[PDB]
Context: bound to proteins that are not shown
RNA sequence: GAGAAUGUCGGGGAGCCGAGGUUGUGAAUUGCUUUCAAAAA
RNA sequence: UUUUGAAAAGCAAUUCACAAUAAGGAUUAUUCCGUUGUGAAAACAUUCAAGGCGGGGCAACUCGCCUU
RNA sequence: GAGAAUGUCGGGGAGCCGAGGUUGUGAAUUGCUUUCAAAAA
RNA sequence: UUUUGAAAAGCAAUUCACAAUAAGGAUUAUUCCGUUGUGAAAACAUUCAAGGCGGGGCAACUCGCCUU
DNA sequence: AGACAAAACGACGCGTCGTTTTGTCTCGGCTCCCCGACATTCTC
DNA sequence: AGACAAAACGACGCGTCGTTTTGTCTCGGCTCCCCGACATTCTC
Numbered sequence: 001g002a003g004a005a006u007g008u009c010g011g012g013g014a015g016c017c018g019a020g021g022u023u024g025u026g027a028a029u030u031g032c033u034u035u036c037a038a039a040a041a
Numbered sequence: 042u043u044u045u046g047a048a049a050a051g052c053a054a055u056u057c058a059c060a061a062u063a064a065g066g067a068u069u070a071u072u073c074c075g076u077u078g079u080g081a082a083a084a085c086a087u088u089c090a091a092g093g094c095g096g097g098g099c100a101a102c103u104c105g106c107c108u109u
Numbered sequence: 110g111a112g113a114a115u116g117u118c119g120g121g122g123a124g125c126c127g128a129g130g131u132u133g134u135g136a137a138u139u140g141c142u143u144u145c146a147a148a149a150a
Numbered sequence: 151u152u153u154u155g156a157a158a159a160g161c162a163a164u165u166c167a168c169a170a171u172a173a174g175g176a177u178u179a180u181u182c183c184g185u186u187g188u189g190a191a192a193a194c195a196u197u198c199a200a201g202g203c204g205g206g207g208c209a210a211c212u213c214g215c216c217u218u
Numbered sequence: 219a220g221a222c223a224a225a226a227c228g229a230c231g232c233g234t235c236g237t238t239t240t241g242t243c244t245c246g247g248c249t250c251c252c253c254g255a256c257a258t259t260c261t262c
Numbered sequence: 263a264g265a266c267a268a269a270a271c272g273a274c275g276c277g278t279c280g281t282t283t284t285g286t287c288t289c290g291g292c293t294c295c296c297c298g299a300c301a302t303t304c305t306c
Base pairs, nucleotide, nucleotide: 001306002305003304004303005302006301007300008299009298010297011296012295013294014293015292016291017290018289019288020287021062022061023060024059025058026057027056028055029054030053031052032051033050034049035048038045039044040043041042065074066073067072077086078085079084090109091108092107093106094105095104096103097102110262111261112260113259114258115257117255118254119253120252121251122250123249124248125247126246127245128244129243130171131170132169133168134167135166136165137164138163139162140161141160142159143158144157147154148153149152150151174183175182176181186195187194188193199218200217201216202215203214204213205212206211221286222285223284224283225282226281227280229278232275233274234273235272236271237270238269239268240267241266242265
């Protein structure tokens, strides 16, 4: 230095799934603003 | 000029169901390709033969051995 | 209505010339502003 | 920060000489065309023959008569 | 996570279409052609 | 004087150069292949 066997510490790649979040639709409830829209001061 | 009521629109808030979740393109296999590298071929790589001799299951399918 | 003749009033076209004005160049004088550029408060 | 002095630049005012005076294009005749009308030909109109027989001047040039 | 995408941001200048307002060469002489209108006279 | 060309006015008004500052998807379970380094033994 090369090769095989046994352990330790890392890395990379691939795979099978899960829960949110976001945007939009529909709905229950409640608000801010504007216009129509009436009443009253 | 001010207060109250009906309607519509704009923006919302709490909860539920649903649609999409890289724009897009396949396909009906219970399969997918779309953020990687190389580089002009817009072409690739990332899967890749034939058989036979077996193990495994409801079987699809999965797992080994043997010779070009 | 036409022609010719004589007067009046207009219009159009062409032509021969004149004096300014304006813009720019050069010069004489005098200014406003800015910068260089020294002195002084 | 303020006042005075030299130089330059910008803008000027009074006077003079000069350049141009529609952008432009000819021509060397002591000649011009460029603000007009018509209309697709970017083509026109606004000058347009030949002679002769004469008048007028320093003559160039100007002005009449006669025949196609 | 860090470094790209982009929104603020405080600046002035600009620019805003809508509209109104402002500005715009001037006088002098003279000649010579043509036409028009209205007047009068004569003729076809 | 007429009527066109454009300067001027307006509040309004929105764009624009130069720089600074701001905002930017998140976590869970595993499985199975490969490689790297560092320790021991063994052969050459």
Molecule: sgRNA
Organism: Chryseobacterium